Entry title: Cryo-EM structure of the Mycobacterium smegmatis 70S ribosome in complex with hibernation factor Msmeg1130 (Balon) and MsmegEF-Tu(GDP) (Composite structure 6). An RNA structure (23S Ribosomal RNA, nucleotides 613 to 1376) from Mycolicibacterium smegmatis MC2 155, in which 764 nucleotides are resolved. Rfam match: Bacterial large subunit ribosomal RNA. The family has 102 seed sequences and 51,934 matches in Rfam 15.1. NCBI's taxonomy places the organism under Bacteria, Bacillati, Actinomycetes, Mycobacteriaceae, Mycolicibacterium smegmatis. Among the 54 different proteins in the entry, which are not shown, are Small ribosomal subunit protein uS15, 50S ribosomal protein L24 and 50S ribosomal protein L15. The work is reported in "A new family of bacterial ribosome hibernation factors" (Helena-Bueno et al., Nature, 2024). Ions in the entry include zinc. Released in 2024, the model rests on cryo-EM data to a resolution of 3 angstrom.
[PDB]
Context: one part of a larger RNA, bound to proteins that are not shown
RNA sequence: ACAAUCCGUCAGAGCCCUCGACGUGUCGUGGGGUGAUGGCGUGCCUUUUGAAGAAUGAGCCUGCGAGUCAGGGACAUGUCGCGAGGUUAACCCGGGUGGGGUAGCCGCAGCGAAAGCGAGUCUGAAUAGGGCGUAUCCACACAAGAGUGUGUGGUGUAGUGGUGUGUUCUGGACCCGAAGCGGAGUGAUCUACCCAUGGCCAGGGUGAAGCGCGGGUAAGACCGCGUGGAGGCCCGAACCCACUUAGGUUGAAGACUGAGGGGAUGAGCUGUGGGUAGGGGUGAAAGGCCAAUCAAACUCCGUGAUAGCUGGUUCUCCCCGAAAUGCAUUUAGGUGCAGCGUCGCAUGUUUCUUGCCGGAGGUAGAGCUACUGGAUGGCCGAUGGGCCCCACAGGGUUACUGACGUCAGCCAAACUCCGAAUGCCGGUAAGUCCAAGAGUGCGGCAGUGGGACGGCGGGGGAUAAGCUCCGUGCGUCGAGAGGGAAACAGCCCAGAUCGCCGGCUAAGGCCCCUAAGCGUGUGCUAAGUGGAAAAGGAUGUGCAGUCGCGAAGACAACCAGGAGGUUGGCUUAGAAGCAGCCACCCUUGAAAGAGUGCGUAAUAGCUCACUGGUCAAGUGAUUGUGCGCCGAUAAUGUAGCGGGGCUCAAGCACACCGCCGAAGCCGCGGCAGCCAACGUGUUGGCUGGGUAGGGGAGCGUCCUGCAUCCGGUGAAGCCGCCGAGUGAUCGAGUGGUGGAGGGUGUGGGAGUGAGAAUGCAGGC
Numbered sequence: 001a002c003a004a005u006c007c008g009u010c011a012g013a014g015c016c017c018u019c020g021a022c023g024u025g026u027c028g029u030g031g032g033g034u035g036a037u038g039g040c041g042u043g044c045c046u047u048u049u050g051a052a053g054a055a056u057g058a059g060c061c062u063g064c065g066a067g068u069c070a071g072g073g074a075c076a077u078g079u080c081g082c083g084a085g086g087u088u089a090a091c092c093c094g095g096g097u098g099g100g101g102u103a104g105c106c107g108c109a110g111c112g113a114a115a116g117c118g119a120g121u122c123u124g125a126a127u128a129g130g131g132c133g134u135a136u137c138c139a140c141a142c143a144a145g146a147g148u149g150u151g152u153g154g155u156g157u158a159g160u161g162g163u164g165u166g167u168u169c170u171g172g173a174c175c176c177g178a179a180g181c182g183g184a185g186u187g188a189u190c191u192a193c194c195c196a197u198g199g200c201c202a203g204g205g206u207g208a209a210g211c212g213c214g215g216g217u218a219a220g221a222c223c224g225c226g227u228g229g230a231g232g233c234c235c236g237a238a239c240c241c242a243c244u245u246a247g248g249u250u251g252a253a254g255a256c257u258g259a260g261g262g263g264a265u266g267a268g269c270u271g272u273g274g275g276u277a278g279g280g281g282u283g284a285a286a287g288g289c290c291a292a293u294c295a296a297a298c299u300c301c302g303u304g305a306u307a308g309c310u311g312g313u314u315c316u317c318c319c320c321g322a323a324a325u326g327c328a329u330u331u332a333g334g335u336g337c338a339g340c341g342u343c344g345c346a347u348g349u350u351u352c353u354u355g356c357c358g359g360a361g362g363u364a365g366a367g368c369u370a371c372u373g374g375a376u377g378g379c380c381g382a383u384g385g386g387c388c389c390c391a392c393a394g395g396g397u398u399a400c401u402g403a404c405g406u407c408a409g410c411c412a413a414a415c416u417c418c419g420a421a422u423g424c425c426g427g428u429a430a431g432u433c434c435a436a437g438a439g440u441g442c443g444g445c446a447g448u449g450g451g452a453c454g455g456c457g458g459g460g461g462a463u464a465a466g467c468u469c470c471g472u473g474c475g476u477c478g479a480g481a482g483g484g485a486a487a488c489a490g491c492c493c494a495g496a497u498c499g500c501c502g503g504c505u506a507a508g509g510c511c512c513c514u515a516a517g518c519g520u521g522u523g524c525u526a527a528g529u530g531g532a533a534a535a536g537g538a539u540g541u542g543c544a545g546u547c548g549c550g551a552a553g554a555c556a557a558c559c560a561g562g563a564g565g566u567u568g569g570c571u572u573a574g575a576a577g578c579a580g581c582c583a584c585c586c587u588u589g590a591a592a593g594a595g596u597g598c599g600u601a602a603u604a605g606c607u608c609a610c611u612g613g614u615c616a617a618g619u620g621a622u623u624g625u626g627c628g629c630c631g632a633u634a635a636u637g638u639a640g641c642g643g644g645g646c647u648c649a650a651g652c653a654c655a656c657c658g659c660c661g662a663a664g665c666c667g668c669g670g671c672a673g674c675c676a677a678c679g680u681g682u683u684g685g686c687u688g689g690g691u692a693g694g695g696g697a698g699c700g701u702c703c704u705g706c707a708u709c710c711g712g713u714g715a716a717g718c719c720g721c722c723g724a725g726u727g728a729u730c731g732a733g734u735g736g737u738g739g740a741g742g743g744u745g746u747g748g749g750a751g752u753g754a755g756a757a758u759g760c761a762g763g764c
Stems, first nucleotide, its partner, number of pairs: 008040004014034005019028004044057001046055001059764006069171003073168010085106003091100003110117002120132004137154007174312002177309001181302006192276009201266001203235003206231001210227006239263003243260005278294001280290003315698006325338005339448002341445007349436001350438001352431008365418001366416002372412003376408004384400001385398004451477004455472006482493003497670004502666003508660003511644003517657001519656006530646001536630002540627005546621004557614005563587003566594001568582003593608001597606002671688001673686006699753001701750010717737005722731003
């Protein structure tokens, strides 16, 4: 041991131990261990618009591993001494950290290129303006409202030298990491080629030159037969190679093994001893080989090379809190400046919001005999082909082309006779005002300069893309937890100071899963529509509004007519109502179409419209709407409600009444930041999500000046129990082990904190 688990968290039955109160078992202001069952629940770090990610890193523990130091350096800011002054460097004398040492440096007058002048000075011809300078303020005169200026009187000007901190300069400068570049040496015991001196090549074939004999010849060439034993010759072991294939592939082996395979008297193979060395060697030439490495070997040094690139950077809490844009860039994944953050000083509503007042636009819309273009149809009628006017001028004609003008209907990002709403600039009155934690100027320290989706206005694209490029006092994510959307960064509600076994709501919901309504009233749906989709097709159904026909008989159905001229004219092989074109009359009549379908080659035939009869109240056509039907259609398994199930709605529309629901708001209690009042530290009001980043205040470790304390009657260290603080953490509370040092206060100094670098060593 019927059970689907980022391995925890909140609730929690049962069992076991323990401290108290009581009596023999039962509670409590209780404490521990284990946990059946239920709700919630997608590791840590880097780096990204965005990672649980199936992107990177890490097997585990212990130890180690990253903003440090020097300098009378530069800028700023605390603190101390002296102060119109401050202070020495080298050096000299003291076993010290003390005393001397004025050379220099900074301040003290500026303007100009300079001569130079000097509270002025430069330009300039200039009382003629400007530039820079005369700390800062106060009062009074004289002027101008072109921004205020000039004179007088007072006030009196602040620097420098030690030292803490933040940035920065030169140094390896927060730590780690290349391929490669130079100097000097080491290598030919492997491999490439050469030099000297030795060795080796089983066995079997083939039969060159030469020489001899014979034939032939005038002599020859030549032809036969023997000998002879040539060759980068033939077959094939040792030997040297490495063509094919199977095996091996954390191998027996950092290039082998088993089967076959090529050369095997040669440009052969091999032993010993030598020579050629790095931009150089050697190369029957493959960028081959030069010690398991070669498009320039190896080693030490320059050296801690360099890297706009990747990685890593270690304890805590409190307050504030971004950017992914513009310009330039041998620039686009870097950087400079501005923009946006934070700290200090100065100013103090100057910022923001709402009402009103004064302004300039040419967007949306619209309009066009108001311009520039596009463009539809009529009317009129110059000009052209012309025709006929016998050729010329001399007049009418168009299935013709048609200016100009005119009537009516239209279109435009780069059209405008017009013309908003918003937005923007200024004034003004208030609002917020123990706060926006606003605006503005100066200074210290930054980060950012790869953005994403959604709503509105647009470009590119095919008015496709989860596409791409812009605008928006637009939003959220980034950097945001909580509730809803089944799950689901960017959508809807809402911005987490901590605790509560309190209450009310937002978005969304209330049959069971699953908290709260199988809620109430009136209707619709029959499609499981609800719980996907177009052009289009259709006697589904509900509501409302126009009109035709009708008791003179409407609509449906049944009975009977449905004719003649004539086969209308044309066309055609034919065309007779019924390929096709043109007309569509008349007559008898109750009505009967120059014919509504089917049919034939054309006729024939069936039939309809229209009319008369039977029967008896209704019967059609369109318009606007609410819900439905079809079209309908991909591949692991229902799979287009989250599941079960729902029309006896738990579906849809309208009206009404409740409840559920968040870290939102309220109730009670604790903490912190800013400010205010009063007092000589309490009270009150606002506020407290947070990545990069800025500021403040602290915990723990070591070493030390001075002063106190503990310890062989047991220090440090390590292992428990019981407790404590808002955090890092703590207990001169207690036990065990151990065996010699340790605590505290106040100052001084750091090799001062690791979880991660395919980090380093050890153990596992």